[PDB]
Context: one part of a larger RNA
RNA backbone atom coordinates (compact mmCIF):
# COMPACT_ATOMS: atom_id res chain seq x y z
C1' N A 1 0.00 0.00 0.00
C1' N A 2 -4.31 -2.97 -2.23
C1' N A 3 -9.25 -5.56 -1.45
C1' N A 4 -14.66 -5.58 1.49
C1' N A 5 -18.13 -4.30 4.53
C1' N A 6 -20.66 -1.34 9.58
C1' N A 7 -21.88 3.29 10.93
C1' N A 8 -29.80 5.43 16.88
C1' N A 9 -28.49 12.44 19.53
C1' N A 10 -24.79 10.53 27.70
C1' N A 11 -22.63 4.43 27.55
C1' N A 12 -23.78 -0.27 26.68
C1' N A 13 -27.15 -3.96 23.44
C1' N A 14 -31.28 -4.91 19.43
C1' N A 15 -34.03 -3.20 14.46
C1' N A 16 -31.47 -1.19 10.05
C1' N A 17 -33.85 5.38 8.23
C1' N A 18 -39.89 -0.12 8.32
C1' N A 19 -48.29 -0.66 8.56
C1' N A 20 -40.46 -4.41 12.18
C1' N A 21 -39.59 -4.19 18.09
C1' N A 22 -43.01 -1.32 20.88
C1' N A 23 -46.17 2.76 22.31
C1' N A 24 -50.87 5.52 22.50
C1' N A 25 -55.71 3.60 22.63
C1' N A 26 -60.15 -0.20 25.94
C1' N A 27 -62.02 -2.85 31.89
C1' N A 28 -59.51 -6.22 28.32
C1' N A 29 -59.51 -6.22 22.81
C1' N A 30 -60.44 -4.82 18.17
C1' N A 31 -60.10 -1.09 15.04
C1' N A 32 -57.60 4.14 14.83
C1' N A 33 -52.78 6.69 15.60
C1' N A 34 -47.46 7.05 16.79
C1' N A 35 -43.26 4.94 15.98
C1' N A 36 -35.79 9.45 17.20
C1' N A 37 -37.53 4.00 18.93
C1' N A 38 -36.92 0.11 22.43
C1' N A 39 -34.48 -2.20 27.16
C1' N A 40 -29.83 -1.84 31.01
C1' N A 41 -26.30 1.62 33.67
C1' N A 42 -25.39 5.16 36.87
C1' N A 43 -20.84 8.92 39.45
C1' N A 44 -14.94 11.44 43.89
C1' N A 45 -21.65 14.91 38.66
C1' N A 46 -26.31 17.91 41.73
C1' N A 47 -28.48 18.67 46.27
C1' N A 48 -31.39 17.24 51.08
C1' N A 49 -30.57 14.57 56.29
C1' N A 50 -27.29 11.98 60.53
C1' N A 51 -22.48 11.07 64.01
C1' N A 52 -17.18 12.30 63.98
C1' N A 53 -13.69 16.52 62.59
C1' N A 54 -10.10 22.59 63.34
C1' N A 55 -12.68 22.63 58.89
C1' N A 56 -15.57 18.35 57.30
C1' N A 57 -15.79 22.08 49.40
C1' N A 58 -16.78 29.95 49.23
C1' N A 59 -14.56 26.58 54.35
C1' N A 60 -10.08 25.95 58.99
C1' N A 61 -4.87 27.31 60.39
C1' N A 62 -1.19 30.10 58.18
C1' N A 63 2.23 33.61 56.72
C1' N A 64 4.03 38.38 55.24
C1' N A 65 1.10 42.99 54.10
C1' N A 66 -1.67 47.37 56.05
C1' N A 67 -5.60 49.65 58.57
C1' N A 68 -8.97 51.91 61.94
C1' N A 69 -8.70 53.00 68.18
C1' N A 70 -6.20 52.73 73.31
C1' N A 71 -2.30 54.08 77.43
C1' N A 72 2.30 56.61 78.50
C1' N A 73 6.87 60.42 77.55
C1' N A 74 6.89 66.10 75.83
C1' N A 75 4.57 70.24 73.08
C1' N A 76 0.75 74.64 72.35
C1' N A 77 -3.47 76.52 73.14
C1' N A 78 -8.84 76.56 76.54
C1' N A 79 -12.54 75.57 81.13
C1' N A 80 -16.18 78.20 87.49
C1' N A 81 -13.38 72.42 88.59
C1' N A 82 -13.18 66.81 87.89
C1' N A 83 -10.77 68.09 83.06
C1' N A 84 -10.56 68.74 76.62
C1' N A 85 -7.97 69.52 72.06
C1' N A 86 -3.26 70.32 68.50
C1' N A 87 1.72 68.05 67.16
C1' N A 88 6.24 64.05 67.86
C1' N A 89 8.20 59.24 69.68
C1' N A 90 7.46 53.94 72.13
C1' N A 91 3.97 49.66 72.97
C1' N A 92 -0.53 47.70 72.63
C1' N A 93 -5.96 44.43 71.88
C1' N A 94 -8.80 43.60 67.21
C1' N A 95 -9.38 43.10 61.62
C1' N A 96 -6.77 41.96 57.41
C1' N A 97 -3.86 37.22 50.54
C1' N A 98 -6.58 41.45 45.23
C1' N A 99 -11.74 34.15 41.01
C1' N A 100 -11.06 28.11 45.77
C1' N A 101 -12.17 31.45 37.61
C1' N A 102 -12.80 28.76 32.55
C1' N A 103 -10.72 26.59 27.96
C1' N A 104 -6.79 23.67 23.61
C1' N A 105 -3.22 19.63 23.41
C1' N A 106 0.38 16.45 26.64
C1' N A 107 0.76 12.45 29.31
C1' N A 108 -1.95 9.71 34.69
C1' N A 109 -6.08 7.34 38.40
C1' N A 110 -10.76 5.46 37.94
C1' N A 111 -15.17 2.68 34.73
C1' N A 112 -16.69 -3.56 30.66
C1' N A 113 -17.71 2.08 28.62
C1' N A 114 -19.36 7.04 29.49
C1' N A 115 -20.03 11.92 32.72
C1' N A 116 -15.22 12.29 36.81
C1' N A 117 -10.77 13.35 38.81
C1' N A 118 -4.49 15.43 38.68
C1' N A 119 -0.71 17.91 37.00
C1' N A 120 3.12 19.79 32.62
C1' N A 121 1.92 24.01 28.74
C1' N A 122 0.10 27.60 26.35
C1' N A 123 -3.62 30.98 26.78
C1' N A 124 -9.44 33.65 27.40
C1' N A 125 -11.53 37.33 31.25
C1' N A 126 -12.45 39.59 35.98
C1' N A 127 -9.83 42.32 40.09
C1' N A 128 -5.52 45.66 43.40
C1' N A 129 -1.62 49.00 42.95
C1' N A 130 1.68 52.35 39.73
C1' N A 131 0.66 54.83 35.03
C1' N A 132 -1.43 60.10 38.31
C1' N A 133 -2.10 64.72 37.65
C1' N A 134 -6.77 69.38 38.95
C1' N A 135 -9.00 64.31 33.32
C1' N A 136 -8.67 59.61 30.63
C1' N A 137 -7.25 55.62 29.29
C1' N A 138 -2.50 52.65 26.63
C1' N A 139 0.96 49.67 29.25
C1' N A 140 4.14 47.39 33.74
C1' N A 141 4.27 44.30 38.18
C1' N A 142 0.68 40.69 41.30
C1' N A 143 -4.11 37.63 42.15
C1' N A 144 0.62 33.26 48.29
C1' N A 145 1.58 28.05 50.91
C1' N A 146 -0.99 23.67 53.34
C1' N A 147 -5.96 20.66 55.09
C1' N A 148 -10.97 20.16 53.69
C1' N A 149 -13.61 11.90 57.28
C1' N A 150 -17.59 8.16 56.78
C1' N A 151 -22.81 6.68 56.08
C1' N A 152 -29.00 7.01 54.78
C1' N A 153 -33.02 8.31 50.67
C1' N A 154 -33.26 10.44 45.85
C1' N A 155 -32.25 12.15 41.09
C1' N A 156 -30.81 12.10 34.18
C1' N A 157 -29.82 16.38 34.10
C1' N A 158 -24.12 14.46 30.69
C1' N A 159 -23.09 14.60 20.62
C1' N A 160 -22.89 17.95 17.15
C1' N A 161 -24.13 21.94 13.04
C1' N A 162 -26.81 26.43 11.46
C1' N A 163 -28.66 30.81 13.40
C1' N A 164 -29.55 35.38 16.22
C1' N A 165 -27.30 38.78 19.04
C1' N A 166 -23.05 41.79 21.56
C1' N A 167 -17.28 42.15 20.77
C1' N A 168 -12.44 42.11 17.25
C1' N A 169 -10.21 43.80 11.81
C1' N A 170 -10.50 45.18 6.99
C1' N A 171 -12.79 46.94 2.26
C1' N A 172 -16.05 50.66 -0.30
C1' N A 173 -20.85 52.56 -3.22
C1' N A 174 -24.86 57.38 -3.69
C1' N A 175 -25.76 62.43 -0.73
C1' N A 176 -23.03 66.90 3.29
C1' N A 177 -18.97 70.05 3.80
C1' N A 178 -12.80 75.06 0.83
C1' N A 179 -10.66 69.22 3.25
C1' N A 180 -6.57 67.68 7.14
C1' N A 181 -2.31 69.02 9.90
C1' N A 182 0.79 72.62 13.40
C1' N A 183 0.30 76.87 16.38
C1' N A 184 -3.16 81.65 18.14
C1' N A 185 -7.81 83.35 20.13
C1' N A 186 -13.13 83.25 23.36
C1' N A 187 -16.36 79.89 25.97
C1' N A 188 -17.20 75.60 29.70
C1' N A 189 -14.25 73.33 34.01
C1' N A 190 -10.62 74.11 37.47
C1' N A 191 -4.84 75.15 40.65
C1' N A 192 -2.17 78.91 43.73
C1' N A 193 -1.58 82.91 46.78
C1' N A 194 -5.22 86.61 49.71
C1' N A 195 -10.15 88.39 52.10
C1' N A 196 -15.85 88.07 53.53
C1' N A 197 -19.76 84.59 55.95
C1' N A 198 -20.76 80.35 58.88
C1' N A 199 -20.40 75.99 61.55
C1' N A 200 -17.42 72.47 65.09
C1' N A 201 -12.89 73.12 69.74
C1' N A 202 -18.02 69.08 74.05
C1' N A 203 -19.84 68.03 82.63
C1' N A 204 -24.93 67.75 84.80
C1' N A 205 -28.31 72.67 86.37
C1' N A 206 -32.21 68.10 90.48
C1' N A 207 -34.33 68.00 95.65
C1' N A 208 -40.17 67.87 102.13
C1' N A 209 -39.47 61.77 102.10
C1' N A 210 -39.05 58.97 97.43
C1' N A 211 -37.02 60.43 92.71
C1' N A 212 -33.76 63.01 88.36
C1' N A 213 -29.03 64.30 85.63
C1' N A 214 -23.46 64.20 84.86
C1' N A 215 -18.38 61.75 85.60
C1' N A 216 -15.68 56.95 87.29
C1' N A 217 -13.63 50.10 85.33
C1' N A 218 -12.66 44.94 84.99
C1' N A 219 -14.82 44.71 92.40
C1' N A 220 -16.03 37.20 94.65
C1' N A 221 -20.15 43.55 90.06
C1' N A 222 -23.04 43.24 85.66
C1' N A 223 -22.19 42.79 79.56
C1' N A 224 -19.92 39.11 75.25
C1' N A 225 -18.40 34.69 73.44
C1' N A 226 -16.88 29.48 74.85
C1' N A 227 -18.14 24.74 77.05
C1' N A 228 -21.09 21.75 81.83
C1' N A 229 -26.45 20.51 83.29
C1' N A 230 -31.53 18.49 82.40
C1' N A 231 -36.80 15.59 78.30
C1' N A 232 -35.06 21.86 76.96
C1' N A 233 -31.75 25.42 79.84
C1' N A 234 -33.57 31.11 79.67
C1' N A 235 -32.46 29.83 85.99
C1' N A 236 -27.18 27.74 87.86
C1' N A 237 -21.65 25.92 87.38
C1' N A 238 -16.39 27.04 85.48
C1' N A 239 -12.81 29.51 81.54
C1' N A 240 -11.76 34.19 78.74
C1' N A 241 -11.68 39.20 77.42
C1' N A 242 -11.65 44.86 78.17
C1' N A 243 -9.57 47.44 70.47
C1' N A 244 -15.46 46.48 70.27
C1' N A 245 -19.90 45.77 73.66
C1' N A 246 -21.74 46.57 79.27
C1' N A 247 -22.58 52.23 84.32
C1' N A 248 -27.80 47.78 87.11
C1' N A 249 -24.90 47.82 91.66
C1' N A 250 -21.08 51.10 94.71
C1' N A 251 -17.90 55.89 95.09
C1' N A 252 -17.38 61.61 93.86
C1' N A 253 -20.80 65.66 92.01
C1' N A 254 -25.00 68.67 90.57
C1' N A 255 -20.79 74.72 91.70
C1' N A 256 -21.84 79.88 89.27
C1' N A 257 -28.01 87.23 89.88
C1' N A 258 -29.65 88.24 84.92
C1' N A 259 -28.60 90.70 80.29
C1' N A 260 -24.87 92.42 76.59
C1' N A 261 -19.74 91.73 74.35
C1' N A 262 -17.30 87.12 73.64
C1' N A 263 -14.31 83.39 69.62
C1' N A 264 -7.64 80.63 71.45
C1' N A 265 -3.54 76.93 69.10
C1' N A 266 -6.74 73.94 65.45
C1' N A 267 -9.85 72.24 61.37
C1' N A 268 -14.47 71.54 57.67
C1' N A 269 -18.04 74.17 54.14
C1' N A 270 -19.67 78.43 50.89
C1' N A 271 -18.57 83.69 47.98
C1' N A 272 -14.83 85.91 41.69
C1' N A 273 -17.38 87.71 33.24
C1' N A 274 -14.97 92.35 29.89
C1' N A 275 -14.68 98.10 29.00
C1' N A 276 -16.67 103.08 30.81
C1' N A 277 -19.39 106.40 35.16
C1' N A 278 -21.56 107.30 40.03
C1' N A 279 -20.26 107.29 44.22
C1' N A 280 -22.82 106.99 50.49
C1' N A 281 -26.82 105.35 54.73
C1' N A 282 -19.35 102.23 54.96
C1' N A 283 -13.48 103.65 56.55
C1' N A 284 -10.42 107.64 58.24
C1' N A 285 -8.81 113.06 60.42
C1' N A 286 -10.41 117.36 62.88
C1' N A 287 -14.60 120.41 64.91
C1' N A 288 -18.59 121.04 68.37
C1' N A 289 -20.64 118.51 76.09
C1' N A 290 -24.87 115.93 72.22
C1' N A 291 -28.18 115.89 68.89
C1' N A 292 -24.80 117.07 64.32
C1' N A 293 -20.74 120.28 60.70
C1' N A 294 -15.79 120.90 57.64
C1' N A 295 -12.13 117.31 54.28
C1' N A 296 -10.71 112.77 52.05
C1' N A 297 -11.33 108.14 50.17
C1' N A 298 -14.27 103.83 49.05
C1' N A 299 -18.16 99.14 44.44
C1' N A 300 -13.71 94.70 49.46
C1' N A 301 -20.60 98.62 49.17
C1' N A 302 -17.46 91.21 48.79
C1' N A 303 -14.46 89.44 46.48
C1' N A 304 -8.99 90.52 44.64
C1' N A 305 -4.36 89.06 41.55
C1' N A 306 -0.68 85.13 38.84
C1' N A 307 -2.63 80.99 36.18
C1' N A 308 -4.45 75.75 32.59
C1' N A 309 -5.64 69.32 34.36
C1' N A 310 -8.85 68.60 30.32
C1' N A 311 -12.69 69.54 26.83
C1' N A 312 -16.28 72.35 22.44
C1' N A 313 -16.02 76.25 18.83
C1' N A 314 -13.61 80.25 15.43
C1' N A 315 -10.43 82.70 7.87
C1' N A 316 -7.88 84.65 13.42
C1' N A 317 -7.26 89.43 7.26
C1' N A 318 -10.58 92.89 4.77
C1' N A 319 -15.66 94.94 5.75
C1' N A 320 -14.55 98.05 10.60
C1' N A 321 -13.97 101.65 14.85
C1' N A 322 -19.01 101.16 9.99
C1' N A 323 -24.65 99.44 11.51
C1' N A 324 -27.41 98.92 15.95
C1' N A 325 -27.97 100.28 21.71
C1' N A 326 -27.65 104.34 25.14
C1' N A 327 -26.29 109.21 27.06
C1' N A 328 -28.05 107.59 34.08
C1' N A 329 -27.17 105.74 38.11
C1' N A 330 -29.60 103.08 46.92
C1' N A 331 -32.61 98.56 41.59
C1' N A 332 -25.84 101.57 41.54
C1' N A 333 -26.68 102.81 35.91
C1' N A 334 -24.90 102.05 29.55
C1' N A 335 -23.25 98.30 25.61
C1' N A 336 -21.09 93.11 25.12
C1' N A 337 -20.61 88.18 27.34
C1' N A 338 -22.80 83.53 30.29
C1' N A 339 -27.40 80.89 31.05
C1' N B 1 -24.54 125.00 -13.40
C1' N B 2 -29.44 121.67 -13.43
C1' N B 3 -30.75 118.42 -8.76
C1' N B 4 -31.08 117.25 -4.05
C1' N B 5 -31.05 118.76 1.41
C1' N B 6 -32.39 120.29 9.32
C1' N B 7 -26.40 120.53 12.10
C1' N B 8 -23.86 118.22 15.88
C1' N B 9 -20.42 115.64 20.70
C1' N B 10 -19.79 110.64 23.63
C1' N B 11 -19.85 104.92 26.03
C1' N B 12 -19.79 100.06 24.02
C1' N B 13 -19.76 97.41 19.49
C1' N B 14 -22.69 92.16 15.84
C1' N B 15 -23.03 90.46 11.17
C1' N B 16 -23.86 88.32 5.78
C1' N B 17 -19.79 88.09 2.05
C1' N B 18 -14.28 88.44 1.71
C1' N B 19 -9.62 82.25 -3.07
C1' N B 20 -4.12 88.94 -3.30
C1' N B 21 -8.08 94.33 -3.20
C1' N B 22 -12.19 97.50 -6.43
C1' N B 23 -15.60 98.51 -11.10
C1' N B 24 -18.28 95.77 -14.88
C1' N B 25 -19.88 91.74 -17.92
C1' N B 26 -22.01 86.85 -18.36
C1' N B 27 -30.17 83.84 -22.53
C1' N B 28 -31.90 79.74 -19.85
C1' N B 29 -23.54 78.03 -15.85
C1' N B 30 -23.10 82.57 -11.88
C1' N B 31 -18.04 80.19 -10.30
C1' N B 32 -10.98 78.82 -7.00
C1' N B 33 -10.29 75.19 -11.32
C1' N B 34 -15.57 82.08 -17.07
C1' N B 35 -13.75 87.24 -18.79
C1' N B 36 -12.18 92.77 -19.38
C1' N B 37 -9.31 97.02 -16.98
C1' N B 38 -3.16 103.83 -19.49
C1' N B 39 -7.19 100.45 -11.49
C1' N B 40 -4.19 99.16 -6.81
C1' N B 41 -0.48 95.74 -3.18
C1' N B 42 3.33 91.81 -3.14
C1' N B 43 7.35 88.40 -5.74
C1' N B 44 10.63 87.77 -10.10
C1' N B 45 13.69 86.72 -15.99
C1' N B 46 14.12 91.45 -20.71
C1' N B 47 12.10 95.83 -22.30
C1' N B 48 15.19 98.32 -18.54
C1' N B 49 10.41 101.02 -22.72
C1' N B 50 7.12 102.42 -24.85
C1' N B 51 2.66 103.96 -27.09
C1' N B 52 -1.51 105.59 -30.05
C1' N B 53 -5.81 104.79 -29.64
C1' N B 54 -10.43 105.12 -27.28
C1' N B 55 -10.63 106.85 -22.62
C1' N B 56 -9.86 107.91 -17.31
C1' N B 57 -7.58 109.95 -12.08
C1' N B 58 -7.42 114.03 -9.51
C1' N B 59 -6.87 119.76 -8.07
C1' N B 60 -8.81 125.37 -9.17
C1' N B 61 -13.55 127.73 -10.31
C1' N B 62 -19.49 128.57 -12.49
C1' N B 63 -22.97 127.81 -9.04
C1' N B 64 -26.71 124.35 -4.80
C1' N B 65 -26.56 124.23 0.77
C1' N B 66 -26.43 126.56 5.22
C1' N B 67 -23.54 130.43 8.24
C1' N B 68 -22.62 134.75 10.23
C1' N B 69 -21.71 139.88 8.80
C1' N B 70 -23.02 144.83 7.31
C1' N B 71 -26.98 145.79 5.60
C1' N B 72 -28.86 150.03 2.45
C1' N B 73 -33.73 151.89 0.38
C1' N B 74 -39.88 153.62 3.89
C1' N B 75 -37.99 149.29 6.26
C1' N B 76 -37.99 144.01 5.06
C1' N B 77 -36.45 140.35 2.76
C1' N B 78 -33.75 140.06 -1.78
C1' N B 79 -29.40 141.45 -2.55
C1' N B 80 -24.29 141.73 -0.66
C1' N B 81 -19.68 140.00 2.13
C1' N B 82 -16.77 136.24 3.25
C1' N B 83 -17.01 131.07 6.15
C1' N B 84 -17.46 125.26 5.65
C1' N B 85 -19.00 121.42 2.70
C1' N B 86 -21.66 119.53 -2.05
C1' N B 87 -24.52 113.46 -1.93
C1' N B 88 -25.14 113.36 -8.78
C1' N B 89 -24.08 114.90 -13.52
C1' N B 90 -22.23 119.03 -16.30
C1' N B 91 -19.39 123.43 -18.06
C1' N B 92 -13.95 125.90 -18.80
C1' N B 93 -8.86 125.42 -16.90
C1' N B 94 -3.80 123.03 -14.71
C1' N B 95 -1.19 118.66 -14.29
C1' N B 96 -1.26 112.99 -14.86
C1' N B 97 -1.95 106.83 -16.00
C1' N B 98 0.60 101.85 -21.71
C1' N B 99 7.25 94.54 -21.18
C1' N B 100 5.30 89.95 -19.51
C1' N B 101 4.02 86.18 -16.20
C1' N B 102 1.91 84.47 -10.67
C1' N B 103 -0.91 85.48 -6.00
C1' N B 104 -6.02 79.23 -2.04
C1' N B 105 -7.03 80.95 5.32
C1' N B 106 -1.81 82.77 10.60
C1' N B 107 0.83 78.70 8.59
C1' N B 108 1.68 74.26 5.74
C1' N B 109 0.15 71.14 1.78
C1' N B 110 -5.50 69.21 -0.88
C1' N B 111 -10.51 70.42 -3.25
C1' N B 112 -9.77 62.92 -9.40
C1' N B 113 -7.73 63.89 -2.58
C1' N B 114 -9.61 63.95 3.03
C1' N B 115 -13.48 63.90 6.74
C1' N B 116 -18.87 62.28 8.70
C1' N B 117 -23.48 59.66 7.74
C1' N B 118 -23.93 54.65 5.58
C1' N B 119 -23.33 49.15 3.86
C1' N B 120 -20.37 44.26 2.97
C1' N B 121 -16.75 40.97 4.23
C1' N B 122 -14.95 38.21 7.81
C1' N B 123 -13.70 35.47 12.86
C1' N B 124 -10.83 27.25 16.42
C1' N B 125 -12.39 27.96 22.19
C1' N B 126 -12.78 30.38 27.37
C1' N B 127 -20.17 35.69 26.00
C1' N B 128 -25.89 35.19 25.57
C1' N B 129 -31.04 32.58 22.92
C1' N B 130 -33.75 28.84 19.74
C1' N B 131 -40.34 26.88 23.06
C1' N B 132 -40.29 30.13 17.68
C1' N B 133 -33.97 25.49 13.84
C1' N B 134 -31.91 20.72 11.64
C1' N B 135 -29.44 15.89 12.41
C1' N B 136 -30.12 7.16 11.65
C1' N B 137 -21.00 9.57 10.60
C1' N B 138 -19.60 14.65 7.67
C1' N B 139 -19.30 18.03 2.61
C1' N B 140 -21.67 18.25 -2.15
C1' N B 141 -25.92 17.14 -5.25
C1' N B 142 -32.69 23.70 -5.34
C1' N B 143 -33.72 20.11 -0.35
C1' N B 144 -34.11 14.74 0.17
C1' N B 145 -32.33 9.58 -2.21
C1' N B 146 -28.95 7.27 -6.34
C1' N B 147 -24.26 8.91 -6.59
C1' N B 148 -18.70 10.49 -4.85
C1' N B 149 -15.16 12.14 -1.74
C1' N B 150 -12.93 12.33 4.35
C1' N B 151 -13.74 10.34 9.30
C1' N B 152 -13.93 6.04 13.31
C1' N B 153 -14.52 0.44 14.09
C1' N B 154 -14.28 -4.95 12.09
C1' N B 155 -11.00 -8.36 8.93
C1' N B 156 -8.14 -10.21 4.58
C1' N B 157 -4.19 -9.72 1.06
RNA sequence: ACCGAUGAAGCUAGUGGAUAAGGUGUGACAAGCCGCCUAGCCAUACGUCUCUUAAUAACUACUAUGACGAAAUAUACGGAUACGUUUAUUUUUUCUAAUUUCCACUUGGGUAGUACUAAUUGGGAGCAACGAAAAAAAGUUGUGUAGAGAGAAGCAAGGGGACUCAUAUCUGAAACUAAGACACUUGCCGUCAGGGAUUCGCAAUAUACCAUCUUUAGUUAAUUAAGGCUGAUUACCUUAGGAACCAACGAAGAAUAUCAAUUAAGAAUUCGUGUCGUGAAGUUGUGGUGAUGCAACUAUAACUGACGAGUAAGGUUUGAGUAGCCAAAAUCGACAAUC
RNA sequence: CACAUGUUUGGUGAAAAUUGGAUAGGAAAAGGUCUAUGCCCUGAACUUGAAAUGCGGACUAGGUCAUGGAAGUUGCUAGCCAUGAUGUGCUAGUCUGAUUCAGUAGUCUAAUAAGUCCAGAUACAAGAGUAUCCCACGUAAGCCAAUACGCGUCGGU